This is an experimental structure of RNA, with 22 nucleotides shown. The structure was determined by solution NMR and released in 2024. The depositors describe the entry as "Solution structure of the RNA helix formed by the 5'-end of U1 snRNA and an A-1 bulged 5'-splice site in complex with SMN-CY". The 2024 paper behind the entry is "The diversity of splicing modifiers acting on A-1 bulged 5'-splice sites reveals rules for rational drug design".

RNA sequence: AUACUUACCUG
RNA sequence: GGAGUAAGUCU
Numbered sequence: 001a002u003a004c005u006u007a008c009c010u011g
Numbered sequence: 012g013g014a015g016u017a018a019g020u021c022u
Stems, first nucleotide, its partner, number of pairs: 004019005009013002
Other pairs, nucleotide, nucleotide, family: 001022cWW002020cWW
């Protein structure tokens, strides 16, 4: 400090 | 409807 994606939360 | 962690990316 950002487009999108994989893992994980809550009711 | 609400909110948080890591990596791929940049330093």